Context: bound to proteins that are not shown
Molecule: TRNA(THR)
RNA sequence: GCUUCCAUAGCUCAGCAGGUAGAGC
RNA sequence: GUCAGCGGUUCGAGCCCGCUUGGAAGCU
Numbered sequence: 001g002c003u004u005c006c007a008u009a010g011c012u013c014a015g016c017a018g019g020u021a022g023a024g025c
Numbered sequence: 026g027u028c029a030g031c032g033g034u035u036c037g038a039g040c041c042c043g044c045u046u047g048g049a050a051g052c053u
Stems, first nucleotide, its partner, number of pairs: 001052007010025001012023002019036001029045005
C1' cells in the first nucleotide's frame, strides 16, 4: 500500500429485520 | 450517549452510499 472488519453513555457486549437509542455495576 | 466526523439517499439513518480520521488481521 491492498482487502476485509471495527470506532455504541463510565467499562464490557448488543442493536446480526432503517421507525423519537439498549443489556450487565 | 454529537451512536468517530462532513455530506447524500430517505417520510425517517448507529444502521444504506460516498469522503475523511484512528485501530485489528491477511496479503497464495